About this RNA:
Primary citation: Radakovic et al., Proc.Natl.Acad.Sci.USA (2024), "A potential role for RNA aminoacylation prior to its role in peptide synthesis". Solved structure of RNA (Loop-closed A21 2'-OMe dumbbell RNA bridged by glycine) from Mus musculus, 22 nucleotides shown. Crystallisation conditions: 0.07 M Citric Acid; 0.03 M BIS-TRIS Propane; 16% w/v Polyethylene glycol 3,350. It was solved by X-ray diffraction to 1.57 A. It comes from the structure "Crystal structure of loop-closed A21 2'-OMe dumbbell RNA bridged by glycine".

Context: bound to proteins that are not shown
RNA sequence: GGUUGAAACACGACCUGAGAAA
Numbered sequence: 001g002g003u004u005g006a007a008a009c010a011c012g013a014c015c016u017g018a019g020a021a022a
C1' cells in the first nucleotide's frame, strides 16, 4: 500500500514487501 471480518480506532484474518508509520 492492498484484500477482508457490517470493522479507519478498539476487537480479528490475510497479501505484497527488507519494512505497511512504507
Stems, first nucleotide, its partner, number of pairs: 001015005